Entry title: Crystal structure of an A-form RNA duplex containing three GU base pairs.
Solved structure of RNA, 24 nucleotides shown.
The work is reported in "Structure of an A-form RNA duplex obtained by degradation of 6S RNA in a crystallization droplet" (Kondo et al., Acta Crystallogr.,Sect.F, 2013).
It was solved by X-ray crystallography to 2.6 A.
RNA sequence: GGGUGGUGCGGG
RNA sequence: CCUGCACUGCCC
Repeated sequence: GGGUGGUGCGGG
Repeated sequence: CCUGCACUGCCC
C1' cells in the first nucleotide's frame, strides 16, 4: 500500500 | 451507516 475491523476528532 | 486525518487488530 490493499481488504476488513477498532478508538479519537471532523465532514455527510 | 459512509467518509477525511491520526493511531491501531487480523489477513495478503